[PDB]
Molecule: IRON RESPONSIVE ELEMENT RNA HAIRPIN
RNA sequence: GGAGUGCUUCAACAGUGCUUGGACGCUCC
Numbered sequence: 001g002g003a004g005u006g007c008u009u010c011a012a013c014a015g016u017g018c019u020u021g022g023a024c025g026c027u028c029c
Base pairs, nucleotide, nucleotide: 001029002028003027004026006024009022010021011020012019013017
C1' cells in the first nucleotide's frame, strides 16, 4: 500500500442497472 466477499446506503457512469466500489460488514496479506 492493496485484496476478497456484497444486499443497503453515497457517489462513477447510465434512469437504477445488477456495472462497480467505499461505507458497513465479513476475512487476509